[PDB]
Context: bound to proteins that are not shown
RNA sequence: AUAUAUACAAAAUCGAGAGGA
DNA sequence: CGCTCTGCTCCTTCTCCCATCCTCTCGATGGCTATGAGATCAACTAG
DNA sequence: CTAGTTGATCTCATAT
DNA sequence: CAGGAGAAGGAGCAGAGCG
Repeated sequence: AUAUAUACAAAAUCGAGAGGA
């Protein structure tokens, strides 16, 4: 006689069909 | 002696319901009206 | 205080 | 087309008092 960072939950629904027990 | 008031039956609507849970795929779904002029008003941007 | 300019906001038209 | 079941309204109508 010195030493750098700070934000949080994304993807839907609806019908139809095929299946499982 | 004709009207009312039942209340029985047949039909007719009419409306409600149809096991539980689970997996997957596949298709369909998408909603957009403008434009400008007048007037108000409230904030600056100067005075 | 005093105008004037400039945005925003809202009203009113024209469509069959 | 191989629903069903029950509940409510309405209509036809037989019949009984009874004005």